Method: X-ray diffraction, resolution 2.09 A. The entry became public in 2017. RNA (83-MER),RNA (83-MER): 83 nucleotides with solved positions. The entry also models magnesium ions. Protein in the same entry: Heavy chain of Fab BL3-6 and Light chain of Fab BL3-6. The entry is indexed under RNA aptamer, Fragment of antibody, Chaperone-assisted RNA Crystallography, immune system-rna complex. The PDB entry is titled "Crystal structure of mutant Spinach RNA aptamer in complex with Fab BL3-6". Koirala et al. published it in Nucleic Acids Res. in 2018: "Affinity maturation of a portable Fab-RNA module for chaperone-assisted RNA crystallography".
[PDB]
RNA sequence: GACGCGACCGAAAUGGUGAAGGACGGGUCCAGUGCGAGACCCGCACUGUUGAGUAGAGUGUGAGCUCCGUAACUGGUCGCGUC
Numbered sequence: 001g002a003c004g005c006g007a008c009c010g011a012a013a014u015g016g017u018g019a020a021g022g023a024c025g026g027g028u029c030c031a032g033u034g035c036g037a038g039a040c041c042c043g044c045a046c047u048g049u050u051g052a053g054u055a056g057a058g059u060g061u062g063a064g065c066u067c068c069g070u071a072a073c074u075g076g077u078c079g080c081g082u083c
Base pairs, nucleotide, nucleotide: 001083002082003081004080005079006078007077008076009075010073013070014069015068016067018065024062028052029051030048031047032046033045034044035043036042
Other pairs, nucleotide, nucleotide, family: 011072tHS012071tHS017066cWW019064cWW020063tWW021025cWH021056cWH022026cWH022052cHS022053cWH024054tWH025060cWH026058cWH028057cWS036038tHS038041tWS048049cWS053058cWH055062tWH056060cWH
């Protein structure tokens, strides 16, 4: 150095978990305005500044993240075997 085996590490991914509130969003809540033949109701668009309860005023198994795991690998390291 090549190949093989193993362990440890890393790791796309992933099962569980529980904190965060408007600077993560929301097809969450609200307010103001525009539009749809429409002052409210309904739909859409815009704007919001302690808009505004963190898991619920929520019949989201939401994103990210915390913690506990699992993990492809075609990554790293070390040991060992054979040249």